[PDB]
RNA sequence: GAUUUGGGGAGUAGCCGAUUUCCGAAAGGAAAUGUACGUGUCAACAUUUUCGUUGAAAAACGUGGCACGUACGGACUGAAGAAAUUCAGUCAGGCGAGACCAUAUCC
Numbered sequence: 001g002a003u004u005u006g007g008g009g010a011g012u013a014g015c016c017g018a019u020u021u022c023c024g025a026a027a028g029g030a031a032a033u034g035u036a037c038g039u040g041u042c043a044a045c046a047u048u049u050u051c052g053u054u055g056a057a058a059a060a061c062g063u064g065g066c067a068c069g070u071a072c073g074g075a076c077u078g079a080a081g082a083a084a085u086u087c088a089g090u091c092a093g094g095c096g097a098g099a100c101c102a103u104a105u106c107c
Base pairs, nucleotide, nucleotide: 001106002105003104005102006101007100014095015094016093018033019032020031021030022029023028034072035071036070037069038068039067040066041065042064043063051062052061053060054059074091075090076089077088078087079086080085
Other pairs, nucleotide, nucleotide, family: 004103cWW008047cWS008099tHS009098tWH010064tWS011012cHS011096tWS012097tWH013096tHS024026tHS024027tHS033092tSS047100tWS055057tHS055058tHS073092cWW081083tHS
C1' cells in the first nucleotide's frame, strides 16, 4: 500500500413492504402496528474499556432493547344468531451501513 475477520452495530443510523387510523380537494403525507408476565440474549441513546448496583472474582440483581413462549388486546376472515353477542381462526414482515479502531495475513 492492501485483503480477511472482528468491532463500530440493543441490528445503530438508514431503506423497502403490509395493515388500521388520522390529515389533505387531490397528489400525497402522518401516526400506530401492542401490553403484562416468564425464559434466553444483549447494552442504542456519545465507537473498546463503559448501562447501573453489589461482589475479590464468578456471578446475582435492576433498567432497557431484541428473539421465543403463554395470556390479554389490536387488526382482519369465517360460522352461528332478529340482534346484543358466542365460537374458531389468521396476521404484526424484509434489507441493512459508512467513517473510524483492532487481529491475522500478503509486497
Molecule: E. coli yybP-ykoY riboswitch
Organism: Escherichia coli